RNA sequence: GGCUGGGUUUUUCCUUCGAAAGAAGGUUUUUAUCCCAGUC
RNA sequence: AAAAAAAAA
Numbered sequence: 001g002g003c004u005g006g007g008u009u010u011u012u013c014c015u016u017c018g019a020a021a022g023a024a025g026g027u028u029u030u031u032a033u034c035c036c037a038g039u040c
Numbered sequence: 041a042a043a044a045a046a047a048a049a
Stems, first nucleotide, its partner, number of pairs: 001040007013026005027049005
Other pairs, nucleotide, nucleotide, family: 007044tSS008044tSS008045cWH009046cWH010047cWH011048cWH012049cWH018020tHS018021tHS031033tSS035043cSS
C1' cells in the first nucleotide's frame, strides 16, 4: 500500500420545529479519503 | 469503557 469485515466523524437525503440559521431523530451507499481487525 | 475523515441517499 491492496482487499474483506466492523466502526467513528462529516455533509447531502428523509421525518420533525424553522424563511433560513440553528436543532433532534433515522437506516443504508460511496472512498481523491479516517480508525480498528483479518488477509496479502 | 482505546482509536477514528469526508461525501451521498